[PDB]
RNA sequence: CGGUGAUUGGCGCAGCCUGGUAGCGCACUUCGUUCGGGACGAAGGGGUCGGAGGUUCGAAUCCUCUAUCACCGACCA
Ligand code: PRO
Numbered sequence: 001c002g003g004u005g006a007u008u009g010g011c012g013c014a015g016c017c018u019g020g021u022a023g024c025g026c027a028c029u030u031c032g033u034u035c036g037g038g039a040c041g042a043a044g045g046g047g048u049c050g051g052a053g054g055u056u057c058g059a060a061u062c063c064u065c066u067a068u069c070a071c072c073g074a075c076c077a
Stems, first nucleotide, its partner, number of pairs: 001073005010026004020057001028044003032040001052064003
Other pairs, nucleotide, nucleotide, family: 006068cWH007067cWH008014tWH008022tWS009010cHS009024tHH010046cHS015049tWW019056tWS019058tWS023047tWH027045cWW034036tHS051065cWH055059tWH056058tHS
C1' cells in the first nucleotide's frame, strides 16, 4: 500500500443468509432462609445497536465515507 472481518447494558454473548417487537447469562438493588452471614432461590431497574448519509411504506440487518482493532499479500535472477 491493497483486500477481508468485527464494534449491541458496568462484563461476556444471541439476534443479519430472514427488512416488520432488541434479548441471554454475569454484575447491582429488593420480600425469602438464619443467632447473624456466605451460598441458594425469586422480583426488578438499566442499551436504541461505534459515529453519519442513502434505498424503502418501514433498517440493529441492505449500500457508502472515517474512528479504532484484528487477519492475509507485496521484485528478481
Ligand atoms: N532464464 C534464466 C534464469 O532466470 C536466465 C535466462 C532466462
Molecule: A-tRNA(PRO),P-tRNA(PRO)
Organism: Escherichia coli